[PDB]
Context: bound to proteins that are not shown
Formats: sequence, structure tokens, C1' cells
RNA sequence: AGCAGCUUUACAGAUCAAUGGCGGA
RNA sequence: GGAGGUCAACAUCAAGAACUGUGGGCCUUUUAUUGCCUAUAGAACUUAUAACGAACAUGGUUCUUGCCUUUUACCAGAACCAUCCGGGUGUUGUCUCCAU
RNA sequence: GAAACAGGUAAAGCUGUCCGUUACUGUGGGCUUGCC
RNA sequence: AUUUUUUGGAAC
RNA sequence: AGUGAUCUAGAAAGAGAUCCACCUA
RNA sequence: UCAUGUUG
Repeated sequence: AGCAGCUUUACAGAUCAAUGGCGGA
Repeated sequence: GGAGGUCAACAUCAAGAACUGUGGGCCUUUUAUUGCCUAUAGAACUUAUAACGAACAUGGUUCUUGCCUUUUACCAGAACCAUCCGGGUGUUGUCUCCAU
Repeated sequence: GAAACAGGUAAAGCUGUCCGUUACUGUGGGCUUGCC
Repeated sequence: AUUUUUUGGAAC
Repeated sequence: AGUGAUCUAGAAAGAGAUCCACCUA
Repeated sequence: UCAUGUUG
């Protein structure tokens, strides 16, 4: 490097009720 | 909001190596809080060939000295105390610039 | 994008409230250092 | 996938 | 066989009364 | 420190 797992500050697609996470006013 | 200011105020800075608070127990306290033990959370700045200051003045009192001719002004060692020129950190305010 | 309005506090980035983003997949980032 | 774990001494 | 060791330092105002080393007849 | 004429 390729493959695999974990993670989600970003982008895209899908989704977009509630609840939760994260960040802020 | 962010970054700054030879801006300000307030607090704090030399001690069992020596720090506060929350919680529980005892003592003190007598309505206001102190001290100790225990549990827990945080402990800026300063310091070990010890100290804010990698720097460095002066004054007072006392003692002992020096030069002396009496005081001031002085010599130069000590002890106990002050003043002065400066410093750190924290909190709040303010000011400037820039964003909003 | 949100600084409106109200309460609370010594004060606030506290509470109601408001705004954005996120949950699945893809790409990217970070970690594990598994196959090697 | 080759004796200590995860490629079966299990099943009856 | 020749190193080192280096006080001192002035201003104001007051004070102050004197006597015995010392040129070879 | 003698520096005194003559008469012996």
C1' cells in the first nucleotide's frame, strides 16, 4: 500500500418523526 | 466575540516543605466560627549552592570599632528594625484595534 | 445559522429556549497494528 | 487449518 | 635564584591660652 | 708651656 475493525471534526449520496451524541448561541 | 494597552482597582506573594475547598468525626466556640483527624477535588506565582529583583540603595536604634577637636557629616563590623527603586500571578473593570 | 424573551447566579458557556450537525452507505480524517 | 485457545476426540 | 598580600582622600557649624635634643673653649 | 738685659 491493499484488506479488516474501531472512531466521527468534514464532504457527498440516502434519510430527515422522536430520542440520543457532538458543537455553539 | 478575538487580539492587544510603559491602563486602573482589588486580592495575593517566605512558611512544621511550610496550600485552599467540598464531606464525615472530635474539640473549641455560644449563633459567630477556630483547631485537629479522616475522605475527596483543585493547588496560579515564588524557592534549594533557597527565594518575588540572575538587579541592588538609604535610613533608625543598640553594641563594638576607626579618624578624631565637639555635633552634624563620616570609618566598618554586628544585631534588631524600616524606608525607597522595582517584580510575579490571579480576578474585575476600562481603553484601543478588528470582527461583528 | 443562533445573541429574542423569562428565570436563576458572585458570574457564566446555568434552566426553559434557539441554531447547526450527526445516526445508514460512500470518500476522506484519526486510532488499533489484526491478515502482513 | 500442523501439539497450549479460533477450522473440532465426536457421537453414541 | 628573586611570584603573591597595597589603609588613606571633605564639608558646615562650634572649639583652641604657654614652657627643654641640638654648631670642637 | 720657658722666648730674661748685664753683672759670672

Shown are 206 nucleotides from a PDB entry: RNA (U5 snRNA; UBC4 mRNA spliced exons) from Saccharomyces cerevisiae. The entry has 32 different proteins, among them Pre-mRNA-splicing factor CWC15, Pre-mRNA-splicing factor CWC21 and Small nuclear ribonucleoprotein E. The reconstruction used 209,005 particles. The 2024 paper behind the entry is "Control of 3' splice site selection by the yeast splicing factor Fyv6". It comes from the structure "Structure of the yeast post-catalytic P complex spliceosome at 2.3 Angstrom resolution". It was solved by cryo-EM to 2.31 angstroms. It holds a match to the Rfam family "U5 spliceosomal RNA". From the family's description: U5 RNA is a component of both types of known spliceosome. The precise function of this molecule is unknown, though it is known that the 5' loop is required for splice site selection and p220 binding, and that both the 3' stem-loop and the Sm site are important for Sm protein binding and cap methylation. It is annotated as a spliceosomal small nuclear RNA. Taxonomically the source falls in Saccharomyces (Eukaryota, Opisthokonta, Saccharomycetales, Saccharomycetaceae).